The PDB entry is titled "Ribosome-SecY complex". The RNA (23S RIBOSOMAL RNA) from Escherichia coli has 32 modelled nucleotides. The 2007 paper behind the entry is "Ribosome binding of a single copy of the SecY complex: implications for protein translocation". NCBI's taxonomy places the organism under Bacteria, Pseudomonadati, Pseudomonadota, Enterobacteriaceae, Escherichia. Released in 2008, the model rests on electron microscopy data to a resolution of 9.6 A. The reconstruction used 39,000 particles. The entry is indexed under Ribosome-SecY complex, protein translocation, RIBOSOME.
[PDB]
C1' cells in the first nucleotide's frame, strides 16, 4: 500500500405495527 470489497455498514426515507419495535432500500463514504 493492494486485496479482502461492484461485498457489508451507512444520514435519511418508502412500511407495518402491539408500540418492546420491527421489513424495502440507501447518498457521501476522501484529504490535510
Nucleotide at each position: 500500500c493492494g486485496u479482502g470489497a461492484u461485498g457489508a455498514c451507512g444520514a435519511g426515507g418508502c412500511a407495518c405495527u402491539a408500540c418492546g419495535g420491527u421489513g424495502c432500500u440507501g447518498a457521501a463514504g476522501c484529504a490535510a